[PDB]
C1' cells in the first nucleotide's frame, strides 16, 4: 500500500435531531 | 443517545495479500 474486519473491530473530531 | 461525514472527515487495532 491492497483486502477483510465476522451482527457495520476501537477511538478522536465535526455536523444534525 | 440516534444518525450523518469524497479509501475516514481523522487516528488506531486484528487478520491476511
Nucleotide at each position: 500500500c491492497u483486502g477483510u474486519g465476522u451482527u457495520c473491530g476501537a477511538u478522536c473530531c465535526a455536523c444534525a435531531g